[PDB]
Context: one part of a larger RNA, bound to proteins that are not shown
């Protein structure tokens, strides 16, 4: 002069092992859907609440000062004194607890109703009773208002709540028209009143072309037809035909009687009862001829709800922590649905098929009883047949109809009839032809919905399914209206870790239970990110 090695403060990759975190799988006192069933509750104080109730009680759940309960009847047949954990006490075959039915008690607020009031509190009248009770104070009754019917007091009713569904009264915009005003969305959202297990509608002043049909509602068609429409976007019938269901009925007026209060004391006017009378043509009133079906309301039983009871048939061996597995012989079956038992059972348990049960209270023409009510034909007057109505006109709404040739059905304004020689309708208006009887009312069923009970699911399986599988409409948020979570899984069984040790405790180490403790308690399985320790290669 030259040359290629070791060292890692820390880092990188890879392997193992842990921590954290909670995917994934398997579960399921839950949810969702659909189909059946069932369907009102309230001044006898509802729905919802407040507060209070237990020997010890925070909550939940029960009840209500008689307060986790009281009486009765029915059912049941050994355990009971709710969610268990504990003391502390007790009760049951002298048949408890429990389950069904009826009854009792049920503070206070709430329609809230004696008055008040800032719900759950405060203050009063009248009658009566408690304490020595006159002052005070408890205790029981009882006192809102509104609408209908009797001479003043009365008797019936109403009020509020309810998931949708229903009827009525009111009634948007966004959007669409690729702008927008008619139009559309839409008579939808929503608001309000009301009805009820349904509501609505309903016995032709209908339909519409058929020698026609014959209450209404619902479904299928008819039909995206007819039509409507800045003839744009777009909207959109009805008749007729199939089905479900099936139901028809009262009144007003003529006319007669009766009671009452007014009046011009006139044999008259109208108010209230009764009788009659209900229609495509009839009814009233006069003379002529006299023949039964049937409730939608009341009743009775069946039947069905509201507790329950009976229900067939298996043993041994074997592996296992644990048999229902496996292996060998069986058996029942109108029962081989399902769940559960330490793992995959027809015959182990609960059950299943099948068959029984109600003193009590609901319900209940499905089948039958009984009231209500309804039962003929001619011949004559020319008495009745729903009024500020029809009808016409102005302004609108509904219908497929948006001014159209624009009827019909509704109706705010003005005018304003007739009673069957009446009046409406058949798409201006006439005329024919034909339909129907307006201006009073009721009427089951078939239809709608799902708070509630049950049954199923090529429904979810805890970031799903309801917002809630759990002490959720909670916690928390917001003045309030309102918004609105998260959180499920030890094990077959608590056998849930005695005792010793470390530690103030917490946590641990041994010990011990268990099939398993990397099953030890927000404990199955435990993924990923992420934080670590050790090791290998490497800087």
């Nucleotide at each position: 002069a030259g040359a290629u090695g070791g060292u890692a403060a820390g880092g990188g990759c890879c392997c193992a092992c842990g921590g954290u975190g909670g995917a994934u799988g398997c579960c399921u006192c839950g949810g969702c859907a659909c189909c059946c069933g069932a369907g009102c509750c309230g001044a006898u104080g509802a729905a919802g609440g407040a507060c209070g109730u237990g020997g010890c009680u925070a909550c939940c759940u029960g009840c209500g000062a008689u307060a986790a309960g009281c009486c009765a009847g029915g059912g049941g047949g050994a355990g009971c004194c709710g969610g268990u954990a504990g003391c502390g006490g007790g009760c049951g075959u002298g048949g408890a607890u429990c389950c069904c039915u009826g009854g009792a008690u049920g503070u206070c607020c709430g329609a809230a109703u004696g008055g008040g009031g800032g719900a759950a509190c405060c203050c009063g009248g009248c009658c009566g009773g408690c304490g020595g009770g006159a002052a005070c104070g408890c205790c029981g009754g009882u006192c809102a208002c509104c609408g209908c019917g009797c001479u003043u007091g009365c008797g019936c009713g109403g009020g509020g709540g309810g998931a949708a569904c229903c009827u009525g009264g009111g009634g948007a915009a966004c959007u669409g028209a690729a702008a927008c005003a008619u139009c559309u969305c839409a008579g939808u959202a929503c608001c309000c009143a009301g009805a009820g297990g349904a509501g609505a509608g309903g016995a032709a002043a209908g339909a519409g072309a058929a020698a026609u049909c014959g209450a209404c509602u619902c479904c299928c068609u008819g039909a995206g037809u007819a039509g409507c429409g800045g003839c744009g976007a777009g909207c959109g019938a009805a008749a007729g035909g199939g089905g479900a269901c099936c139901a028809g009925c009262c009144u007003a007026a003529a006319c007669c009687g009766u009671c009452c209060g007014g009046c011009u004391u006139g044999u008259c006017c109208g108010g209230g009862c009764g009788g009659g009378g209900u229609c495509g043509g009839g009814g009233g009133c006069c003379c002529u001829c006299g023949g039964c079906c049937g409730a939608a309301u009341c009743c009775c039983c069946a039947g069905c709800c509201u507790a329950g009871c009976c229900g067939a048939a298996g043993c041994u061996g074997u592996u296992g922590g644990g048999a229902a597995g496996c292996a060998g012989c069986g058996c029942c079956a109108g029962a081989g649905a399902g769940g559960g038992u330490g793992a995959a059972a027809g015959c182990c348990c609960c059950g299943u098929a099948g068959g029984c049960g109600a003193a009590a209270g609901g319900u209940g023409g499905g089948g039958g009883g009984a009231u209500a009510g309804g039962u003929g034909a001619g011949g004559g007057u020319a008495c009745c047949c729903g009024a500020g109505u029809a009808c016409c006109c102005c302004g609108u709404g509904g219908u497929u109809c948006g001014u159209g040739g624009a009827g019909c059905c509704a109706u705010g304004g003005g005018g304003g009839a007739a009673u069957c020689u009446g009046g409406g309708c058949g798409g201006a208006c006439c005329a024919c032809c034909g339909c129907c009887u307006a201006a009073g009312g009721c009427u089951a069923a078939g239809u709608a919905c799902u708070c509630c009970g049950g049954g199923u699911g090529a429904c979810c399986g805890a970031u799903a399914g309801c917002g809630c599988a759990c002490c959720a409409g909670u916690a928390c948020c917001g003045u309030g209206a309102g918004g609105g979570a998260a959180a499920g899984g030890u094990g077959a069984a608590a056998a849930g870790a005695a005792c010793c040790c470390c530690g103030g405790g917490a946590g641990g180490g041994g010990a011990g239970u268990g099939a398993a403790a990397u099953a030890g308690a927000g404990c199955c399985u435990g993924a990923a990110a992420c934080c670590g320790u050790g090791g290998g290669c490497u800087u």
The PDB entry is titled "Structure of the Thermus thermophilus 70S ribosome complexed with mRNA, tRNA and paromomycin". Solved structure of RNA (23S RIBOSOMAL RNA, nucleotides 6 to 525) from Thermus thermophilus, 539 nucleotides shown. Ions in the entry include magnesium and zinc. Lineage of the source: Bacteria > Deinococcota > Thermales > Thermaceae > Thermus thermophilus. An Rfam search finds the family "Bacterial large subunit ribosomal RNA" in it. The entry has 49 different proteins, among them 50S RIBOSOMAL PROTEIN L33, 30S RIBOSOMAL PROTEIN THX and 30S RIBOSOMAL PROTEIN S14. The structure was determined by X-ray diffraction at 2.8 angstroms resolution and released in 2014. Crystallisation conditions: 0.2M KSCN, 4% PEG 20K, 4% PEG550 MME, 0.1M TRIS-ACETATE PH 7.